[PDB]
Context: bound to proteins that are not shown
RNA sequence: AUGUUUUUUUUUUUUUU
RNA sequence: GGUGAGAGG
DNA sequence: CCCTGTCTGGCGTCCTCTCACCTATGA
DNA sequence: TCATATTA
DNA sequence: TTACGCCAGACAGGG
Numbered sequence: 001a002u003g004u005u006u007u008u009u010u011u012u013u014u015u016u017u
Numbered sequence: 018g019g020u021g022a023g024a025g026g
Numbered sequence: 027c028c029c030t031g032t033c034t035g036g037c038g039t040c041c042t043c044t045c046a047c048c049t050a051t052g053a
Numbered sequence: 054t055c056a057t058a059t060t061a
Numbered sequence: 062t063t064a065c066g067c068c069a070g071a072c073a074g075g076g
C1' cells in the first nucleotide's frame, strides 16, 4: 500500500362464511 | 306427529 | 190438511303431568 | 321388495 | 257389535 480473492439454490399459497 | 289409559287442581 | 210419533244429527270443562303402542301381504 | 286397496 | 240424554229439526201418517 491493497482488495468483486472461494461462489452452489441452504428455493415464492390462505382458509373461505 | 295421531290413538287410548291414569293422576293433580 | 194440521197434529204427531219417529228418526237423524248435534252438542256435552278448562289447564297440566306420567307411562306404553303403533298394516299385512310375498312370489 | 313393491305395488294391492278395505270386513265378523 | 249393542249398554247416553236431551233437544231441535225434518218427515210420513192419519182424522
Base pairs, nucleotide, nucleotide: 019048022044023043024042025041026040027076028075029074030073031072032071033070034069035068036067037066038065050057051056052055053054
Other pairs, nucleotide, nucleotide, family: 003005tSS016017cWS018048cWW020046cWW021046cWW032070cWW
The RNA (mRNA with 21 nt long spacer), together with DNA, has 76 modelled nucleotides. Released in 2020, the model rests on electron microscopy data to a resolution of 3.7 angstroms. The work is reported in "Structural basis of transcription-translation coupling" (Wang et al., Science, 2020). The entry has 57 different proteins, among them DNA-directed RNA polymerase subunit alpha, 30S ribosomal protein S18 and 50S ribosomal protein L4. The reconstruction used 29,704 particles. The PDB entry is titled "Escherichia coli transcription-translation complex A1 (TTC-A1) containing a 21 nt long mRNA spacer, NusG, and fMet-tRNAs at E-site and P-site".